[PDB]
Context: one part of a larger RNA, bound to proteins that are not shown
C1' cells in the first nucleotide's frame, strides 16, 4: 500500500504567550482524606470442632509372625490354621490437648497510587498539674533544578483504540428511501381587526384627553366640554318585574391577631377561600287577601324547578408574551373554475384566380375493307385512342429494414426499400370559418413544434385534511400514537399525557406497598359411579311395547337398575393463585337533653344540635419525595418490540386483545454485528470497586486449579439467535432388572438316545419324523 | 446324561442335526433395557465463517473453587449549573434580583419556558474611534467565554464607526428538484 474527513491520548516538527526584582517543574519528610496490598498479635464459638495422640475393651482381613504342605526349582514357592505375636488396621468408650474453620478487637504496624477543595479566630475534641500542645471545623516543611519553549498552548503529522452521511418522513435509515456538485448574496410564524388566560402601570364605583375643539417652538408636546362605550343588576320568549328577617345569616375549616400562658397549649376574634343549609330579586308551577263600577287587581304563603343574579361593589383603560378566528396569513407547489382578448404564416376544409404533371403497357365506342350466310345476322385483318385502367420519372407521400442517427445535421432528418403518379391529382397566391368555437373522407385528428376544449393578460399570492424547506447558543421541565364524537379511515374537536403561571396553607395533609378486619368473582385447576350434554364395554332384571321359533323354548330392539373407560370457549355441584372493594376513629366515641311541619300507638325515632368526659400509643405497617387548589396552552390522536396470558391462522420478522416493561425519544459496557437482549441510564473530570460478559491468541485479564464425559473421512463451543425431528448404533460411559456361576458360569464345534412298543389312536403309512399316540 | 428331538428322504424313530454331560480349561457371564457424549438419519446453488486464527487428558461439553479484566453504573473529592432550605443593616466595616452557609440533583425526540450571542435602524449616553487610518477583508498568530459570540496583533484598505442604557424590526440558514449570480 483500495478513499478522505474526524474523538482520546502522547512521539515528533513547526511556531506562540510567560517570569525572581517567589514563577514552573521535581524529589523527600510529617499529616489529613479516599483507597489498595501485605505482616503479625489477643479473643470468642461449635461434638466447649471432629481428629491425630494416650489410655483400654472388643473385632475382624486385602491375615503379621509362628505352626503348616500330594514337595522346599533352596529366603517356608501358592494356599489352610493361627486374632497380635519377632507387622499392622477397625470400632466403641474414656481423657488430656493442639490446629482448622467461621466470626470479633474502640490490637499494632509495613509497602503504593489519587486527592490537598478553604483562607484571620469562632466548634466538637484529645493530651497535659498547669502555661500549652496537638494527626481536633480540608497541607504543610525542608530542598533542588529551570527561568526558557524546558512545562504549557495551538498546528501539522505519526500511533493504539474509536469513528457509516446529512438534513427528512417514518414502528424502523448508512441504506439498494427521497433532497444535496460547489460557492456567495437572497430566502419562510409576519402585520391587522375582534378577542381568552395571564403579567404590568394608571385609576378606582368607575374609566376611557388624542371623533372633534383649543394650543404649538408645528403630524410632536400640552390643554378641553358635551356626548358615546365599557362597568356599576339580574331575569324572562315576551308583556314585564326587579335583589337585608337577622351584626347582609346559621354550621365546619380557615392565616392574622387579642387575652393567659417560661413553653406546649387554651380561650376570643377570624378577612380571602372551600363545604353545606338557610334569606333575596328574576322565570315556571301553585295558593288567592282587602278592594272592584266585578273583571280588573295580585296581597300573603309555598315548590325533588329554573337563572351566566343578590348577599358592605371590580372595573375601565393601555401595554406586553402566549393562544384564537378572519385576512395571502409560516414559505413554495395542483388538476382546475371564470372574465376580457389575440390567432387559420402550421394545419383542417369551402370558395376565387393561377401554376404543375417524361416514356411506356393495354387497347373501348366510332370507322373502313375482307370472309361468309337464304333471312335474322356473324367471323377476319385494320383503323381509332377509351379509362376515378396499368408499368415507372418528376411530384406527392410515407411501407419495411422496427437499418443510420438517438447530449442528432435535424424537438421528426438521414439511406435503402416502398405505395402513388392524369386526377376525389399535386401546389402558390387571395379569401372565409375562432375556442365549448371552428373544421374533419372521423384518428378526438388539426386549430402557429400548444388540443379529451388553443393562445394571452386578468381575477389569483385561486383552494390544498397532500409533499418539500422553515435561519443563534446554553438551562429546566418533557410527552403521544390511547377515550368519545364526526361523509370520521393521510384530517379534526374532546379527555388523557406535557410546559408555565401560580394561588391557599406548612408536617404529615396522603399513597401504582403491606398487615389485620372484612367483602365481592367463577378463571387455572378438578367433576361426570353430581344436573345439562358427550361417549365406550360389558352385566342383571321374560314382552300381541308388531323377535321369528310352544299357537312356555340357545338365537329378545329396547327400557330400568348397579358398574365401567373418556370428555366440554359458549357444562358444572366445588374451586384457587394473581388481581379487585371497604375499614383502620377528633368529622371520632360515649353520658345528658333541644329542633321540627317527617315519623312513631306514644319525643317514639330520625336528622342536626347545645353542654360535659377523652391530650397524640389519638387507636396496624413503611414511607411522605410538602400539601391542596386553580387558570391557560403546545405536541399527540400512523406505533412497534419482549416476558407471561391469549384469539384467527399449517404457520410467518403473519393479523388481532390483555398485563407490565422497554424503543421510539437513549447514549454507555456486554451479545463479532443489530431500535428492542442483559447490564446499566448519562454535567466536566480523578481514584477506587463493580454490573453484564469475559480471561490461548487477535483483546484487557489465569495455555488456572479440580471431578469426570467426548475423538466425528459432517466433532463441538453459551440465552434472545440466527434452526433440526422421528427412528438407529456390541461407539464409548454410567445405571436399572432379571438369570446363570469353584457340585466346576459362557465360549473355545472331543464325541450321541438297548428306546422299555411291529403288545391296546388303526384293524389300510408307526409308534407327532408327511394329524395331537403323555407313557 | 445314557436322555420322546423331530431337518437337508439309503424315506419304518436308530451313527450328519439336539434343551443334554464330561477325562480339556478355570472364573465370570448372559438377556432386557434407561440416558450422557459421539456417530447414521443430515441434500443447494459466488467462495466463507463457534467472530477470526486455531483447539483434542483441549482452546469442546457438564460441574465445583478462587484468582484477575472493565461500563458514562457504585462509593469518594473537585469544578460547573440547577433547584431547595438558610445567614446576612444601629461604616451590613461601602456589589444586598448582591455576598455567603447547607443539601439534593443533572438522559432526551416532538413540545414548553428561561436566561444570554448576534444584525438592520431610533432615544439617550461615553464632551467614545478616526486620514498619525473608520469600515471591510485575509491570517494552521494571541487572548477570554460552556457556547452563541466577543477581543487584540499582523497584512491588505482608505471615511466613517463603536461600548453602554433603552426602543423597533424586513433580524441570525446547509438543505426547500429553493431564487439569482458565479464556478
Nucleotide at each position: 500500500g483500495g478513499a478522505a474527513g474526524g474523538g482520546c491520548a502522547u512521539u515528533u516538527g513547526a511556531u506562540c504567550a510567560g517570569a525572581c526584582a517567589g514563577g514552573c517543574c521535581a524529589g523527600c519528610a510529617u499529616c489529613a482524606g479516599u483507597u489498595u496490598u501485605g505482616g503479625u498479635g489477643g479473643c470468642a464459638g461449635g461434638a466447649u470442632a471432629a481428629a491425630u495422640c494416650c489410655a483400654u475393651a472388643g473385632g475382624a482381613a486385602u491375615g503379621u509372625a509362628g505352626c503348616u504342605u500330594g514337595c522346599c526349582u533352596c529366603g517356608g514357592u501358592a494356599a489352610g490354621u493361627a486374632u497380635u505375636a519377632u507387622a499392622g488396621c477397625c470400632u466403641g468408650u474414656g481423657g488430656g490437648a493442639a490446629u482448622a474453620c467461621u466470626g470479633c478487637c474502640a490490637g499494632c504496624u509495613g509497602g503504593g497510587a489519587c486527592u490537598g477543595a478553604g483562607g484571620a479566630c469562632u466548634g466538637c475534641g484529645a493530651c497535659g498539674u498547669a502555661a500549652g500542645u496537638c494527626a481536633a471545623g480540608g497541607a504543610u516543611g525542608c530542598u533542588g533544578g529551570c527561568a526558557u519553549a524546558a512545562u504549557g498552548g495551538u498546528u501539522a503529522u505519526a500511533u493504539g483504540c474509536c469513528g457509516c452521511c446529512c438534513g427528512u418522513c417514518u414502528u424502523g435509515a448508512a441504506a439498494c428511501a427521497c433532497g444535496g456538485a460547489c460557492c456567495a448574496a437572497g430566502g419562510a410564524g409576519u402585520c391587522u381587526a375582534a378577542c381568552g388566560u395571564c403579567u404590568a402601570u394608571g385609576c378606582g364605583a368607575g374609566u376611557g384627553u388624542u371623533u372633534g375643539g383649543g394650543u404649538g417652538u408645528a403630524a410632536a408636546a400640552c390643554c378641553c366640554a358635551u356626548a358615546c362605550g365599557c362597568g356599576u343588576a339580574a331575569u324572562g320568549a315576551a308583556a314585564g318585574u326587579g335583589a337585608a328577617c337577622g351584626u347582609a345569616g346559621g354550621u365546619u375549616g380557615g392565616g392574622g391577631c387579642c387575652u393567659c400562658g417560661c413553653a406546649a397549649g387554651a380561650g376570643g376574634u377570624g378577612c380571602a377561600c372551600a363545604a353545606u343549609c338557610g334569606a333575596c330579586c328574576g322565570a315556571u308551577c301553585c295558593u288567592g287577601a282587602u278592594g272592584u263600577c266585578u273583571u280588573c287587581g295580585g296581597a300573603u304563603g309555598g315548590a325533588u324547578u329554573u337563572g351566566a343574579g343578590u348577599a358592605a361593589g371590580a372595573g375601565c383603560a393601555u401595554a406586553g408574551c402566549u393562544g384564537u378566528u378572519g385576512g395571502g396569513a409560516c414559505c413554495c407547489g395542483a388538476a382546475a373554475g371564470a372574465u376580457g382578448g389575440u390567432g387559420a404564416a402550421c394545419u383542417a376544409u369551402g370558395c376565387c384566380u393561377g401554376a404543375a404533371u417524361a416514356g411506356g403497357g393495354u387497347g373501348a365506342a366510332g370507322c373502313c375493307a375482307g370472309a361468309g350466310g337464304a333471312a335474322a345476322c356473324u367471323c377476319u385483318g385494320g383503323u381509332g385512342g377509351a379509362g376515378g385502367c396499368u408499368c415507372g420519372u418528376a411530384g406527392c407521400g410515407g411501407u419495411u429494414c422496427u437499418g443510420a442517427c438517438g447530449u442528432g445535421c435535424a424537438a421528426a432528418u438521414c439511406g435503402a426499400u416502398c405505395g402513388u403518379c392524369g386526377a376525389a391529382u399535386u401546389u402558390g397566391g387571395g379569401u372565409a370559418u375562432a375556442g365549448g368555437g371552428g373544421c374533419g373522407a372521423a384518428a378526438g385528428a388539426c386549430u402557429a413544434a400548444u388540443c379529451g376544449a388553443a393562445c394571452c393578460a386578468u381575477c389569483u399570492a385561486g383552494u390544498a385534511g397532500c409533499u418539500g424547506g422553515u435561519u443563534c447558543c446554553u438551562g429546566c421541565c418533557g410527552a403521544a400514537g390511547u377515550u368519545u364524537c364526526c361523509c370520521u379511515c393521510a384530517g379534526g374537536a374532546u379527555a388523557g399525557c406535557a410546559g408555565a403561571a401560580g394561588c391557599u396553607c406548612g408536617u404529615a395533609u396522603c399513597a401504582g406497598u403491606u398487615u389485620u378486619a372484612u367483602g365481592a368473582g367463577g378463571u387455572a385447576a378438578a367433576g361426570c359411579g353430581a344436573a345439562u350434554g358427550a361417549u365406550u364395554a360389558g352385566a342383571g332384571g321374560u314382552u300381541c311395547c308388531g323377535g321369528g321359533g310352544u299357537c312356555a323354548c340357545c338365537u329378545u330392539g329396547a327400557c330400568c337398575u348397579a358398574u365401567u373407560c373418556u370428555c366440554a370457549a359458549a357444562c358444572u355441584u366445588u374451586a384457587a393463585a394473581u388481581a379487585u372493594g371497604u375499614a383502620a376513629g377528633a368529622a371520632g366515641u360515649c353520658c345528658u337533653u333541644g329542633u321540627u311541619a317527617c315519623u312513631u300507638a306514644a319525643u317514639u325515632g330520625a336528622a342536626c344540635g347545645u353542654g360535659g368526659a377523652c391530650a397524640u400509643u389519638u387507636g396496624a405497617a413503611u414511607g411522605a419525595a410538602g400539601a391542596g387548589c386553580u387558570u391557560u396552552u403546545a405536541g399527540u390522536g400512523g406505533g412497534c418490540c419482549a416476558u407471561u396470558u391469549u384469539u384467527g391462522g399449517u404457520a410467518a420478522g403473519c393479523a388481532g386483545a390483555a398485563c407490565u416493561g422497554g424503543c421510539g425519544a437513549u447514549g454507555c459496557g456486554g451479545g463479532a454485528u443489530g431500535a428492542a437482549c442483559c447490564g446499566a441510564a448519562c454535567g466536566u473530570a480523578g481514584a477506587g470497586u463493580u454490573a453484564a460478559g469475559g480471561u490461548g491468541c487477535c483483546g484487557g485479564a489465569a495455555u488456572a486449579c479440580a471431578c469426570g464425559c467426548u475423538c466425528a473421512u459432517c466433532a463441538g463451543a453459551c440465552a434472545c439467535c440466527a434452526c433440526a425431528a422421528a427412528a438407529g448404533g456390541u461407539g464409548u460411559u454410567a445405571g436399572u432388572u432379571c438369570a446363570u456361576c469353584u457340585a466346576g458360569a459362557c465360549a473355545g464345534c472331543c464325541g450321541g438316545a438297548c428306546g422299555g412298543u411291529g403288545g391296546c389312536c388303526a384293524u389300510g403309512g408307526a409308534a407327532g419324523u408327511c394329524g395331537g399316540a403323555a407313557u | 446324561a445314557g436322555g420322546a428331538g423331530u431337518g437337508u428322504g439309503u424315506a419304518a424313530c436308530a451313527a450328519c442335526u439336539c434343551a443334554c454331560c464330561g477325562g480339556c480349561c478355570g472364573a465370570a457371564u448372559g438377556a432386557a433395557c434407561u440416558a450422557g457424549c459421539c456417530c447414521u438419519g443430515a441434500a443447494a446453488a459466488u467462495g466463507g465463517a463457534u467472530g477470526g486464527c486455531g483447539c483434542u487428558c483441549a482452546a469442546g461439553c457438564g460441574u465445583g473453587u478462587u484468582a484477575c479484566c472493565u461500563a458514562u453504573a457504585c462509593u469518594c473529592u473537585a469544578c460547573c449549573g440547577u433547584c431547595a432550605g438558610g445567614g446576612u443593616u444601629g461604616a451590613u466595616a461601602u456589589g444586598a434580583u448582591g455576598c455567603c452557609c447547607u443539601g439534593a440533583c443533572g438522559a432526551g425526540u416532538a413540545g414548553g419556558c428561561a436566561g444570554g450571542c448576534g444584525u438592520g435602524g431610533a432615544g439617550g449616553u461615553c464632551a467614545g474611534u478616526g486620514a498619525c487610518g473608520a469600515a471591510g477583508c485575509c491570517u494552521a498568530g494571541a487572548c477570554c467565554g460552556u457556547a452563541a459570540g466577543g477581543u487584540c496583533g499582523g497584512g491588505u484598505c482608505g471615511a466613517a464607526c463603536g461600548g453602554c442604557c433603552u426602543c423597533u424590526a424586513g433580524u441570525g440558514c446547509a438543505g426547500a428538484u429553493c431564487u439569482u449570480g458565479g464556478u
Overview:
Shown are 958 nucleotides from a PDB entry: RNA (25S rRNA, nucleotides 420 to 1442) from Saccharomyces cerevisiae. The sample was in a buffer at pH 7.5. The structure was determined by electron microscopy at 2.7 angstrom resolution and released in 2022. The entry has 75 different proteins, among them 60S ribosomal protein L34-A, 40S ribosomal protein S18-A and 60S ribosomal protein L10. Rfam match: Eukaryotic large subunit ribosomal RNA. Its Rfam clan is "LSU clan". Its family is annotated with ribosome and structural constituent of ribosome in the Gene Ontology. For this family Rfam cites "Crystal structure of the ribosome at 5.5 A resolution" (Yusupov et al., Science, 2001). The depositors describe the entry as "Stm1 bound vacant 80S structure isolated from wild-type".